[PDB]
This record gives sequence, C1' cells and structure tokens, in this order.
RNA sequence: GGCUGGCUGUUCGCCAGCC
Repeated sequence: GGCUGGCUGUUCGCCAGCC
C1' cells in the first nucleotide's frame, strides 16, 4: 500500500487487524 474493523475535538480526521 490493498482489504476489514475501530477510534477522534476536524466527521474527516486517525488508529487497529489481515494480506
């Protein structure tokens, strides 16, 4: 990075699991 999930005061901004 991809995929899934969760979290934060910005509810978009972040973390986490798997690959």